[PDB]
RNA sequence: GCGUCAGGUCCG
RNA sequence: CGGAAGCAGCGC
Numbered sequence: 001g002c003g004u005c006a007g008g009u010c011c012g
Numbered sequence: 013c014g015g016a017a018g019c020a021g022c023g024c
Base pairs, nucleotide, nucleotide: 001024002023003022004021009016010015011014012013
Other pairs, nucleotide, nucleotide, family: 005019tHS005020tWS006019tWH007018tHS008017cWW
C1' cells in the first nucleotide's frame, strides 16, 4: 500500500 | 431498515 475492517464514528 | 468512511487487529 491493498484486502478484510472488531470497537467506535458518520450519511439517508 | 438502507448507505459510507474507517482507527486497532489479521492476511498479502

The RNA has 24 modelled nucleotides.
Deng et al. published it in Acta Crystallogr.,Sect.D in 2003: "Structure of an RNA dodecamer containing a fragment from SRP domain IV of Escherichia coli".
Entry title: Crystal Structure of the Highly Conserved RNA Internal Loop of SRP.
Released in 2003, the model rests on X-ray crystallography data to a resolution of 1.7 angstrom.
Keywords: SRP, internal loop, mispair, RNA.